Description: The depositors describe the entry as "Cocrystal Structure of the Nocardia farcinica ileS T-box riboswitch in complex with its cognate tRNA". Solved structure of RNA, 175 nucleotides shown. Rfam match: tRNA. The family is grouped with related families in Rfam's "tRNA clan". It is annotated as a transfer RNA. On this family, see Hou, Trends Biochem Sci 1993: "The tertiary structure of tRNA and the development of the genetic code". Rfam links the family to the GO term triplet codon-amino acid adaptor activity. The structure was determined by X-ray crystallography at 2.82 A resolution and released in 2019. Crystallisation conditions: 20-25 % PEG 3350, 0.1 M Bis-Tris, pH 6.5, 0.2 M Li2SO4, 10 mM MgCl2, 1 mM Spermine.
RNA sequence: GGCGACGAUCCGGCCAUCACCGGGGAGCCUUCGGAAGAACGGCGCCGCCGGAAACGGCGGCGCUCAGUAGAACCGAACGGGUGAGCCCGUCACAGCUC
RNA sequence: GGGCCUAUAGCUCAGGCGGUUAGAGCGCUUCGCUGAUAACGAAGAGGUCGGAGGUUCGAGUCCUCCUAGGCCCACCA
Numbered sequence: 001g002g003c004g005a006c007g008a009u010c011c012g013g014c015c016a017u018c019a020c021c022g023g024g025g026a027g028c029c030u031u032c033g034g035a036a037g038a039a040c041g042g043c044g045c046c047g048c049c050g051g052a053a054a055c056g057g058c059g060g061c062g063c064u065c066a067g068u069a070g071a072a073c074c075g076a077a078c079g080g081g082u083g084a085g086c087c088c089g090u091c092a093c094a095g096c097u098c
Numbered sequence: 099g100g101g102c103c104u105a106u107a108g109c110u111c112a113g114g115c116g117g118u119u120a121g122a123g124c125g126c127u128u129c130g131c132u133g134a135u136a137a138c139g140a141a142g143a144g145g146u147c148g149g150a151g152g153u154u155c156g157a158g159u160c161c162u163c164c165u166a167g168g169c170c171c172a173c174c175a
Base pairs, nucleotide, nucleotide: 001029002028003027010023011022012021013020016135017134018133030077031076032075033074034073041064042063043062044061045060046059047058048057049056050055078089079088080087083098084097085096086095099171100170101169102168103167104166105165108124109123110122111121117155126142127141128140129139130138148164149163150162151161152160
C1' cells in the first nucleotide's frame, strides 16, 4: 500500500484455481508488467406455469458484476541465498549447476 | 603458438555411411472438455542447421578460412 463483520486469511465439501455451500471469528497479503478470463449478486425486457391481476416459481436474452477473482503460463524485480543461476515464493520445500 | 570439442525451432537436445522427411520434449496458436482459466485430448504454426567460401547431381553431414564458448598441450613462471 491492498483485502477483511456485506465475514477476509484459514479448514472442509471433489480438487489445479478461483467461484458456490459448510465451519470459525479478526486479522491477512512479496511487488509489478503481459497473455487469458469466470462465477455469486444486481437491473431490465421477453416468453412458460400456478384461473386473471398481484405475488411466486421456471426458462431465455441484453446491461452490469468486471477486464474483477486466484492458480497455472510468459516476463521485470525482490527475496528463499549463497558470488551468480536452475528451482522455489514467505509452509519461499527438496535436490543441484557454474 | 598447436590440437580436440561445442554452435540445429523461443529454450534443452536427436539427427545412420552425402539422397529417407530435420525431428523429440517443454514453450506458442487453435479446437474439444469446462462457469471460466489451467491441466487432458486432437489439429497446427514455427529452421536464414554460427558467418563466408569450396566440392558434389545433391551438404546439417565432406573440406578451407573466420566469429563465440570449453578442454588439453606448449609457452610464461